An RNA structure (18S rRNA, nucleotides -7 to 1123; U3 snoRNA, nucleotides 1 to 333) from Saccharomyces cerevisiae S288C, in which 565 nucleotides are resolved. The 2020 paper behind the entry is "90 S pre-ribosome transformation into the primordial 40 S subunit". The entry is indexed under ribosome, 90S pre-ribosome, 40S pre-ribosome, A1 cleavage, Dhr1. Among the 54 different proteins in the entry, which are not shown, are U3 small nucleolar RNA-associated protein 7, Nucleolar protein 58 and U3 small nucleolar RNA-associated protein 9. It holds a match to the Rfam family "Eukaryotic small subunit ribosomal RNA". For this family Rfam cites "Crystal structure of the ribosome at 5.5 A resolution" (Yusupov et al., Science, 2001). Clan: SSU clan. The entry also models zinc and magnesium ions. The reconstruction used 11,194 particles.
Context: one part of a larger RNA, bound to proteins that are not shown
RNA sequence: AAGAUAGUUAUCUGGUUGAUCCUGCC
RNA sequence: AGUCAUAUGCUUGUCUCAA
RNA sequence: GACAAUAAAUAACGAUACAGGGCCCAUUCGGGUCUUGUAAUUGGAAUGAGUACAAUGUAAAUACCUUAACGAGGAACAAUUGGAGGGCAAGUCUGGUGCCAGCAGCCGCGGUAAUUCCAGCUCCAAUAGCGUAUAUU
RNA sequence: GCUCGUAGUUGAACU
RNA sequence: AUUAAUAGGGACGGUCGGGGGCAUCAGUAUUCAAUUGUCAGAGGUGAAAUUCUUGGAUUUAUUGAAGACUAACUACUGCGAAAGCAUUUGCCAAGGACGUUUUCAUUAAUCAAGAACGAA
RNA sequence: AAACUAUGCCGACUAGGGAUCGGGUGGUGUUUUUUUAAUGACCCACUCGGCACCUUACGA
RNA sequence: GGAGUAUGGUCGC
RNA sequence: GUCGACGUACUUCAUAGGAUCAUUUCUAUAGGAAUCGUCACUCUUUGACUCUUCAAAAGAGCCACUGAAUCCAACUUGGUUGAUGAGUCCCAUAACCUUUGUACCC
RNA sequence: GUGAGAAA
RNA sequence: GUGCCGUUGCUAUGGCGCGAUGAUCU
RNA sequence: ACCCAUGGGUGGGUACAAAUGGCAGUCUGACAAGU
Numbered sequence: 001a002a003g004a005u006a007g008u009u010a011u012c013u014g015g016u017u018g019a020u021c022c023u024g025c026c
Numbered sequence: 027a028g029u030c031a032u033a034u035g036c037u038u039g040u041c042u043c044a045a
Numbered sequence: 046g047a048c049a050a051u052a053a054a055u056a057a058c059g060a061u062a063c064a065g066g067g068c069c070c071a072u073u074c075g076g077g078u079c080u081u082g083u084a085a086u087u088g089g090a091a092u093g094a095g096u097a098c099a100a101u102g103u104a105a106a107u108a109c110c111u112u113a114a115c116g117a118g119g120a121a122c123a124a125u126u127g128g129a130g131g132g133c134a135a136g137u138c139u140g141g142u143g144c145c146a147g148c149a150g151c152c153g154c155g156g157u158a159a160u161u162c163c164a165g166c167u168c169c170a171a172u173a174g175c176g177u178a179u180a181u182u
Numbered sequence: 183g184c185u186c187g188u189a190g191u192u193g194a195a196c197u
Numbered sequence: 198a199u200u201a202a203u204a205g206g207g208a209c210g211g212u213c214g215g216g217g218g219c220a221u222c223a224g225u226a227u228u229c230a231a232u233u234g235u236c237a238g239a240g241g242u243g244a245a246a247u248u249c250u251u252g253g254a255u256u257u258a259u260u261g262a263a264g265a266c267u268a269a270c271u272a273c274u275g276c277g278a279a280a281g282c283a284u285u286u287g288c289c290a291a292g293g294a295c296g297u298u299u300u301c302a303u304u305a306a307u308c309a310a311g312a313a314c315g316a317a
Numbered sequence: 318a319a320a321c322u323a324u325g326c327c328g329a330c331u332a333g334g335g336a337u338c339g340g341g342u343g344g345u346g347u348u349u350u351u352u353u354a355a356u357g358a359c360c361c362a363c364u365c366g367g368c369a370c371c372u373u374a375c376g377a
Numbered sequence: 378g379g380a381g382u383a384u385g386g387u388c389g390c
Numbered sequence: 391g392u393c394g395a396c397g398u399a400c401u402u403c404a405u406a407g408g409a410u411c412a413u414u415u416c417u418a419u420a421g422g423a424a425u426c427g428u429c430a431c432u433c434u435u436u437g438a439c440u441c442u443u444c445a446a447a448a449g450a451g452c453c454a455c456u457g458a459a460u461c462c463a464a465c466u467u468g469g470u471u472g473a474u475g476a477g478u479c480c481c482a483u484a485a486c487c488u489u490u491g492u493a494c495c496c
Numbered sequence: 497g498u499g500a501g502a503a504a
Numbered sequence: 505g506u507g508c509c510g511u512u513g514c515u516a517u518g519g520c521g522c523g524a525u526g527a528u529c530u
Numbered sequence: 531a532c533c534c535a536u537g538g539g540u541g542g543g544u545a546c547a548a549a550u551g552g553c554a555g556u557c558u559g560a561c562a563a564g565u
Base pairs, nucleotide, nucleotide: 017412018411019410020409021408022407023406027182028181029180031179032178033177034176035175036174040052042050058088059087060086061085063082064081065080066079067078068077069076070075093122095115096114097112099111125171126170127169128168129167131166132163138147139146140145183314185312186311190307191306192305194200195199204304205301206300207299208297209296210295212293213292217289218288219287223267224266227263228262229261230260231259232258238249239248275282276281327376328375332372333371335370337367338366339365340364341363342362343361344360346359347358348357379402380401381400382399383398384397386396387395388394389393390391464565465564466563467562468561475557486552487551488549489548490547491546492545493544494543495542497529501522507520508519509518511516531540532539534538
């Protein structure tokens, strides 16, 4: 003090299934 | 990957030490 | 008595001569690399396994150190054992959808004083040691 | 099966 | 003559529960007995059959009696150590949790052997 | 007679949320009632203990 | 170990 | 001769870790590099276009008029005092050998 | 190019 | 006193005698 | 390296000079160009 003087100033997407590569299996 | 572990088999100068 | 244990040699070096390939990698057509091989010739020098005149160790011998004397050219004075392949015949067997497959091959056709043969096939590991099998770590 | 419970075992602060 | 541990026991106040033992009151349904009703099948099965049914089967009404169970409410549960546990009102006796400036004073715990409880 | 498809890691376990059951603490109004009979039921905040269920921090 | 295959051996059909 | 029981021989299976790409931002990770109103030149690729080879097949066809190109004949001009044809330079301005001049040499 | 031996 | 000379007289004495800066084979 | 008693003449090379020595011989030969 030009500062939200009951913060909703939250929530608002938690990631399925594939494919390739490389690497190995004493 | 080994084990003066246990048996078998093969060959084998000296020198020292051989239990 | 190779129970377990000590250290050594079986040969070093050189001269020619003849060839042209040898070697490595990869899973693959392939890729890399470079004076290398010869059971070829061949020269000398070195010496110990063995055989001992002797002296030292020695209650005396006996291994062993020294010492004149011989003692080296591969059948020389000739140690393996383990593995790892591949092929061979007017030969043998078994199975086959010809001419192959598979197992295997000391044996073939003559011949043993007879045959000279893939040099006596090729390679690798210990070499004074070494594999096999059981059981364990 | 369930709970009691014995040996053993564990088992408060403090001058 | 220290505390009284969000260690343990205890008392008290109000409760809680289809927790337990003992009788007690009652619901219907089933079975049997008896009374009356009209007289021609009832049962069960896929269809059948056994069986009952002119001395009146089944069925409708009436009571009566015995022996089991306490539905719908009934489950996201409560209570018991487990199996188990459902009508009513009493009687008896246990038990959890709550709450207390209540009491003792560590008396707690994990349990092997032994015991109790378990329609089977 | 009993059984005949059911199975979710485990824990010395951190946080949680909606539900219940039982008691207490407080407020608030209903529903209640009032010199007479049991001062009970419901709303919500808090508080302990159960049965269950649901997501999660962590550890052998 | 779950599978399947084969079997000139053994006992049975 | 088929099939059961044994015995025996044979064929067969798991996989883990890490990276990247995939949603018109974002494959779940912050260990990773990417935002712009163009001006010119060179190079390279890919074709359209006209012709054409390997090697063809078929013609929207008939007639007329006006242009062109090519090849012959014919003509002019140039041409044996040289028209047509035909690879200099890279070395004949030399290169190589051979003969003679200069040198030291196992 | 070699490299400690010449003369005696 | 010496390999060859030098200097000096009443013996003293002057210079040098292979080389890595390279002897020897081409 | 080859000979002859510190001479020559043979033998072979590379760097330089001259050769009218050598290899070593000089193309084709009648149409074209315009309209």